[PDB]
Context: bound to proteins that are not shown
DNA sequence: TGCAATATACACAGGTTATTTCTATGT
DNA sequence: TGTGTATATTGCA
């Protein structure tokens, strides 16, 4: 005592990332009784 | 003579994940493709109208509570 | 028997690290 | 937020 030496917080550009999230598609679905039906 | 299939109604098991796109699309290059290369450009800012795209134009005044009015082209 | 005039429904987000510009702050 | 947009619903002749 007004730099620093930091800390935290947000704002704005930029840049490197993550996690997904959509969307489509793979991931076989199967029994019962009835109606009509090819047969 | 009994399946097969449609569709209806009534149960039933399963379930966790992955591929590929991810602003439309532009870029390059071909010998045109549901091809290739690139791996960046693509959701920020920037615009009224009218023309020879000029430091150009878009008449000239009243009015302002209800979208008018007067003078000119 | 459509059809116009009204009303309605709803959108990709949650993080990290860097680096500069800019503010608040205590500590 | 707040809205452009597809979307729904309301007469109605």
């Nucleotide at each position: 005592c007004a730099a620093g030496a930091c800390a935290u917080a947000g704002a704005a550009a930029u840049a490197a990332c993550c996690u997904g999230g959509u969307u489509u598609g793979a991931g076989u679905g199967u029994c019962u009784u009835g109606u009509u039906a090819a047969u | 003579a009994a399946u097969u299939a449609a569709c209806a109604a009534g149960a039933u098991g399963a379930g966790u994940u992955c591929a590929a796109a991810u602003c439309a699309g532009g870029c390059u290059c071909c010998u045109a493709g549901a091809g290739a290369g690139a791996u960046c450009c693509g959701a920020a800012c920037u615009u009224a109208c009218c023309u020879u795209c000029a430091u150009g134009g878009c008449g000239g005044g009243c009015a302002u509570u209800g979208u008018g009015c007067c003078c000119u082209u």